[PDB]
Context: one part of a larger RNA, bound to proteins that are not shown
RNA sequence: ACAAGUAGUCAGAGCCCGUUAACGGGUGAUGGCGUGCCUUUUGUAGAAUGAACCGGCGAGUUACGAUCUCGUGCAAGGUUAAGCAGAAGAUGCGGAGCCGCAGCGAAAGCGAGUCUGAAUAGGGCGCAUGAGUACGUGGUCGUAGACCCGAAACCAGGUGAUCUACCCAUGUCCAGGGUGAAGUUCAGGUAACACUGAAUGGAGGCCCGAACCCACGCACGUUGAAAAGUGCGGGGAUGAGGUGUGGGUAGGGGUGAAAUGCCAAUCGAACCUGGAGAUAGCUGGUUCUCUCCGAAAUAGCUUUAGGGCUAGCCUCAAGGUAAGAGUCUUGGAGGUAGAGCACUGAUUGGACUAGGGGCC
RNA sequence: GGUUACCGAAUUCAGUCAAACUCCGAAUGCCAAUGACUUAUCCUUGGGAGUCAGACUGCGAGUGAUAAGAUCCGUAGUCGAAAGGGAAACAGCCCAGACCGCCAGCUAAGGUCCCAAAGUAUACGUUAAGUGGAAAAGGAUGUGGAGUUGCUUAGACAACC
RNA sequence: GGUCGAGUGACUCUGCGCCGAAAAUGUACCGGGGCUAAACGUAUCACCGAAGCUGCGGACUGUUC
RNA sequence: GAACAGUGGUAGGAGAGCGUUCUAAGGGCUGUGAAGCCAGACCGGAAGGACUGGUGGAGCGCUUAGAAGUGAGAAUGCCGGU
Numbered sequence: 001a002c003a004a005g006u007a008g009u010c011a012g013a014g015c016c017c018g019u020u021a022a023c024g025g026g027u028g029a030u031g032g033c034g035u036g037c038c039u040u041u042u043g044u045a046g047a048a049u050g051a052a053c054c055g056g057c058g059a060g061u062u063a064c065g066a067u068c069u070c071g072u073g074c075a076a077g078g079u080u081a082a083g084c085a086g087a088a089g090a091u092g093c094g095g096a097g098c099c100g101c102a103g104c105g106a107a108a109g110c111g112a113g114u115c116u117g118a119a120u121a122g123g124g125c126g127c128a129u130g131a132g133u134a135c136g137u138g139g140u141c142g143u144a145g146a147c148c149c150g151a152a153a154c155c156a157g158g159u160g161a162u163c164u165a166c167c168c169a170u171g172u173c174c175a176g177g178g179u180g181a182a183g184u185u186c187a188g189g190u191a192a193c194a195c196u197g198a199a200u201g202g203a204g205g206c207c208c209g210a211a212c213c214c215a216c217g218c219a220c221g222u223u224g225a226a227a228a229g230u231g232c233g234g235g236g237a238u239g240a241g242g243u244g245u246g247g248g249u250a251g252g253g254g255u256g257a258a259a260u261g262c263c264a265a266u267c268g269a270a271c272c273u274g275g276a277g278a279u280a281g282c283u284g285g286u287u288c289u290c291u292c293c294g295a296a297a298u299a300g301c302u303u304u305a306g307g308g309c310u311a312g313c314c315u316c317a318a319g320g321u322a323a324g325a326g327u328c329u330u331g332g333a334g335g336u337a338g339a340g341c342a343c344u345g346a347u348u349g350g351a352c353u354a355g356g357g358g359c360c
Numbered sequence: 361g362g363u364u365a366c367c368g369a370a371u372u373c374a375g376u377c378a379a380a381c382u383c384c385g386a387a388u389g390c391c392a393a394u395g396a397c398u399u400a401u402c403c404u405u406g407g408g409a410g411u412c413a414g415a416c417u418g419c420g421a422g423u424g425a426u427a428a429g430a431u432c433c434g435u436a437g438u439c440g441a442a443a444g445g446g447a448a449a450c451a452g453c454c455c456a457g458a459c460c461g462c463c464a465g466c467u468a469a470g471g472u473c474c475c476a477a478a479g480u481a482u483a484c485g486u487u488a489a490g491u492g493g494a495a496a497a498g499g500a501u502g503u504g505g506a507g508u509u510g511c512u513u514a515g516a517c518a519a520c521c
Numbered sequence: 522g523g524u525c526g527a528g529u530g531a532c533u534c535u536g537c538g539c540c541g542a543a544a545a546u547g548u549a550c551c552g553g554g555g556c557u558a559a560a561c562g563u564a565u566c567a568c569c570g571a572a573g574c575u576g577c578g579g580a581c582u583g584u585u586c
Numbered sequence: 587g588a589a590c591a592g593u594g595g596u597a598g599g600a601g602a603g604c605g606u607u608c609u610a611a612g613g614g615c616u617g618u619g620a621a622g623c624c625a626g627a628c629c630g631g632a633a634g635g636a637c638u639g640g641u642g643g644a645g646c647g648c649u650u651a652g653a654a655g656u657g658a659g660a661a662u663g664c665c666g667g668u
Stems, first nucleotide, its partner, number of pairs: 008033004014027004020636001037050001039048001052668006062144007070136005077099003083093003103110002113125004147285002150282001154275006165249009174239001176208003179204001183200006212236003216233005251267001253263003260269001288603006298311005312411002314408007323401001324399005329393004338384001339382002344378003348374004355367002357364003414439007422431002444455003459579004464575003470569003473554003479566001481565006492556001498540002502537010580593007604657001606654005614646002622641005628635002
C1' cells in the first nucleotide's frame, strides 16, 4: 500500500511528548495555494547556461600621483624634502623647494586690469564680489597585471631522428614449385650470310605460393583484450625487396616516389623553459544585512553598429530659493482630420466643334 | 476643295479624385501672458553612476499583400524593474501598486447552479442554433419587431369548370 | 372567365438565429460538470470579490511644530 | 515627543549597521574547565547575539579605538572526502 507530488506553505483532526514556559515540542489523515536556485535576457518553470554532494580555498588591492567631499591645524598665508640626531619610533633640526596671495597676453610686456583694435569704442578673460595650505579618512580618476579566471597566437634561448622521413657504413633474411630470354652446340641451310629445327642454357622491378613485409574488403570491437586491434578473406614475396646494428640531417629548420605527409600517441610549422599575470571592446564568475532614493534600452559622432564618448534619464551634497507644475481665462504661431476644386495633376457624362482619320 | 455614329484639342454645363493639390480649415497639441484656485516642484554648481539589445497593447503613419507574435517611426500605457485580484493556465490585456501583524470591515475588475466565495434574484423581451461556446462571398416561406403597398363580402388568394 | 366564404400577395428597414463550415495522439475555442437558462438584450437591486481603501496594533523615513 | 505624510523595485547612487583575524589601552574570564565541536522550545528589525547541558582539555572574551589575506552557493572554478 485508491495515490498524480519544485515536495513547501497556510488550515487541520488524531496519536506521541513535555520546553531557555512559551497563545509549547514531534508526527501529520485531509483541505487551499504553489513550475528550484543562479546566470543571461524584450521575455526563462524553462525543452537556454552552471552546479553530483559536503568541506576547505577562491575575485576592486596596494604604491605613487590627480581631484572632490568631510575632518583637523594654522591662515594672506600654509608647508617643509633629502639629510643629521634619535628605539627601525615619536620628535628636534633642516626653508632648498612646493602651493596660495593677480591677472591679462602667442610674446615683448603691462598690471586691477589686460588683450584685441587706429579707438577715450565695443567685446574676451580678470578685478570689484577675499582663502588658501599641510596632513588624515572616504569617493573617483591616472600609471602600474590594477576585480578574478580563460585563448588561439607571437618572440627568445634551449631539448629531441631510441617513433617516423630520407640518407650513410656494415651485416643478415627470403619454404617450395613453375615459366623458359640471350647465348651456345648439333643438324639442316645457302657461294658467304640470312634463316629453320632440336638439344642445351637459365634471363626476369617474370609467374604460383609459406616465412617475412604490407594493409584491399567485410564483420567484430568502439568506458576495447588494443589510444588503430582481432577474425575471415586480400597484395608483394630476387626486389625501386624486407630487416638488424652503428651513424647523419633540427624547427623562419629537417626529411618527403608529394599526402602538407612525417620529425617520440604533438605538425599549415615539434617540444620545454622564459618574455609572461601577453592581449581578450568577448563569455563566465565577484562572498554580510537593513534603510532612503531609483534609471535606461534614446540623440549625436564614431573602421562605428553586442564597444565608446558627450548629451538625455538616476543619485548625493551645497547653494538659489518659490524661479516648477495642473486647471481656468486671454493672445498667438502652425495647414493635419475634414472638406473643397481657386491652382497643379488625374478623371466621368452632355452640349460643342478647331483639327485629324476612314469615305470625295 | 467634298462627306461620315471614328477619334478629338480648346470652350462650356454638370460630376469624381489627390502623401509630395489647396479658395478653405478644426479638435487637440505647442509657445506665452495674466491673475485666480490648487500643488511642490524647479534651477545652478560640484561628487558618483548605470543605460545606448527593449517587449507587447491601444491609437496615428510608412515598409509589407492596409500578411506576420513582421519591421520602422510618432503617441499613451503596462512589462522591463511590479507582487496582489480577474482573463482556465498566460511578462506586456482588465483591476490595482506588497513597511510588518490580525481567524475585522467596505469595494475594483470580474462574478453569484456545482467544482468555487456570492442571486438556481426581480421584471420585460429575444434565441431553439448547445447559437451562446471561432469564419466570408453568397443562399433561404427560420423567427421577433417596425413601416410602405397591390388586391378583397361589387366576394379576393388557394382549391375545384 | 363561373361555382366557394375570410383574408391574401409584394416591397423596405431592423433584432436574434440557419446553411456555407474538411486535418491529422483524445472529447478538445464554454476551464470542467452540466445549462434551454446556468444564453442574449434592456432595467433594477442585493451580495461575493484584491496585498486597493478602512479599522486595530507595531517598525522605520521625511516634514512641520 | 506630537501631528501630518510616506515606506514595490533591476542597473545604480546615498546612509546605517552585523560578523571575522590581528594590535593598543581599560577591564575581565578560565583546570571549580578556555577555544572548538554537538543539542535545545531563548533574544534582537536584519546581518546576528546569548543561556543551559553534553563533548573538549588550554586557552579566550568584553569596552573603546586602529589595521585588514574581513564574510561564497554558483566561475564546465582548485584540492580533498563521499
Notes: Shown are 668 nucleotides from a PDB entry: RNA (23S rRNA, nucleotides 572 to 1301) from Bacillus subtilis subsp. subtilis str. 168. Among the 44 different proteins in the entry, which are not shown, are 30S ribosomal protein S14, 30S ribosomal protein S15 and Small ribosomal subunit protein uS3. It was solved by electron microscopy to 2.3 A. It holds a match to the Rfam family "Bacterial large subunit ribosomal RNA". The reconstruction used 142,978 particles. The work is reported in "RAPP-containing arrest peptides induce translational stalling by short circuiting the ribosomal peptidyltransferase activity" (Morici et al., Nat Commun, 2024). The depositors describe the entry as "B. subtilis ApdA-stalled ribosomal complex".